Record summary
An RNA structure (Diversity-generating retroelement (DGR) RNA Sp; Diversity-generating retroelement (DGR) RNA TR) with a sequence from Bordetella phage BPP-1, in which 93 nucleotides are resolved. The PDB entry is titled "Diversity-generating retroelement (DGR) ribonucleoprotein reverse transcriptase - Resting State 1b". An Rfam search finds the family "Bacteriophage Diversity-Generating Retroelement RNA" in it. By type it is a small RNA. A reference for the family is Handa et al. (2025), "RNA control of reverse transcription in a diversity-generating retroelement", Nature. The work is reported in "RNA control of reverse transcription in a diversity-generating retroelement" (Handa et al., Nature, 2025). The structure was determined by electron microscopy at 3.29 A resolution and released in 2024.
Context: bound to proteins that are not shown
RNA sequence: UGGCUCUGCCAACGCUACGGCUUGGCGGGCU
RNA sequence: UAGGUGG
RNA sequence: GGUUCGGCAAAACGUCGAUUACUGAAAAUGGAAAGGCGGGGCCGACUU
RNA sequence: AUCACCU
Repeated sequence: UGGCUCUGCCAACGCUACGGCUUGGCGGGCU
Repeated sequence: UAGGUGG
Repeated sequence: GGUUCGGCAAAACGUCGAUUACUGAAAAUGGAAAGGCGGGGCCGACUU
Repeated sequence: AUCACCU
RNA backbone atom coordinates (compact mmCIF):
# COMPACT_ATOMS: atom_id res chain seq x y z
C1' U A 1 0.00 0.00 0.00
C1' G A 2 -5.89 -0.82 -4.58
C1' G A 3 -7.69 2.49 1.03
C1' C A 4 -11.30 5.47 4.52
C1' U A 5 -16.47 2.37 10.05
C1' C A 6 -15.85 8.98 4.29
C1' U A 7 -18.25 12.43 3.14
C1' G A 8 -20.68 15.79 -0.67
C1' C A 9 -22.55 15.08 -5.45
C1' C A 10 -24.27 11.85 -8.98
C1' A A 11 -25.48 7.31 -11.45
C1' A A 12 -27.09 2.18 -11.42
C1' C A 13 -24.76 -4.59 -10.27
C1' G A 14 -27.87 -3.89 -7.17
C1' C A 15 -29.92 -4.30 -2.16
C1' U A 16 -33.53 -1.89 0.42
C1' A A 17 -36.06 -2.41 7.02
C1' C A 18 -38.05 2.84 1.73
C1' G A 19 -34.38 5.64 5.45
C1' G A 20 -30.83 4.50 2.98
C1' C A 21 -27.26 1.31 1.81
C1' U A 22 -24.06 -0.56 -1.66
C1' U A 23 -21.18 0.24 -5.81
C1' G A 24 -19.14 3.05 -9.69
C1' G A 25 -17.42 7.42 -11.11
C1' C A 26 -17.01 12.60 -9.52
C1' G A 27 -14.63 16.36 -6.16
C1' G A 28 -12.78 17.08 -1.03
C1' G A 29 -10.69 15.70 3.52
C1' C A 30 -8.20 11.93 6.24
C1' U A 31 -4.56 8.53 4.56
C1' U B 1 26.32 5.67 4.95
C1' A B 2 25.39 1.34 7.65
C1' G B 3 25.15 -3.83 7.23
C1' G B 4 26.04 -8.87 5.21
C1' U B 5 29.36 -12.38 3.39
C1' G B 6 33.87 -14.15 2.25
C1' G B 7 39.72 -13.62 1.96
C1' G C 1 52.55 4.14 -4.43
C1' G C 2 51.25 10.77 -2.14
C1' U C 3 54.95 5.58 1.12
C1' U C 4 56.73 12.91 -3.17
C1' C C 5 59.94 16.72 -2.11
C1' G C 6 60.64 21.47 0.94
C1' G C 7 59.46 25.16 4.72
C1' C C 8 56.90 26.49 9.27
C1' A C 9 57.13 23.78 13.15
C1' A C 10 53.43 29.44 14.88
C1' A C 11 48.52 27.80 15.85
C1' A C 12 46.21 23.27 16.26
C1' C C 13 47.17 18.02 17.65
C1' G C 14 49.70 14.59 20.63
C1' U C 15 52.80 13.75 24.71
C1' C C 16 55.61 14.83 29.03
C1' G C 17 54.71 18.97 32.18
C1' A C 18 49.98 17.13 35.09
C1' U C 19 44.99 14.05 36.95
C1' U C 20 50.63 19.27 38.48
C1' A C 21 50.40 24.46 40.03
C1' C C 22 46.00 26.59 41.13
C1' U C 23 40.74 27.28 42.79
C1' G C 24 38.91 25.23 46.77
C1' A C 25 38.96 21.56 53.82
C1' A C 26 39.56 18.26 50.10
C1' A C 27 40.15 17.63 43.54
C1' A C 28 35.97 16.27 45.10
C1' U C 29 34.43 12.05 37.61
C1' G C 30 37.12 21.06 38.45
C1' G C 31 41.58 22.40 36.26
C1' A C 32 45.69 24.95 33.39
C1' A C 33 49.83 27.29 31.62
C1' A C 34 54.87 28.57 30.37
C1' G C 35 57.94 25.22 28.60
C1' G C 36 60.27 20.76 26.53
C1' C C 37 59.47 16.63 23.11
C1' G C 38 57.20 15.13 18.70
C1' G C 39 54.49 15.03 13.66
C1' G C 40 50.12 13.35 13.66
C1' G C 41 49.90 19.03 12.06
C1' C C 42 50.42 22.99 8.91
C1' C C 43 51.58 26.32 4.55
C1' G C 44 53.59 25.26 -0.21
C1' A C 45 55.36 23.19 -4.72
C1' C C 46 54.88 18.90 -7.33
C1' U C 47 51.77 15.14 -7.47
C1' U C 48 47.52 13.08 -6.03
C1' A D 1 37.35 -8.66 -1.79
C1' U D 2 32.45 -9.40 -2.89
C1' C D 3 27.33 -8.41 -2.07
C1' A D 4 23.20 -5.72 -1.55
C1' C D 5 21.37 -0.23 -0.78
C1' C D 6 20.48 4.95 -1.48
C1' U D 7 23.08 9.52 -1.69
It was solved together with Reverse transcriptase and Avd.
NCBI's taxonomy places the organism under Viruses, Duplodnaviria, Caudoviricetes, Rauchvirus, Rauchvirus BPP1.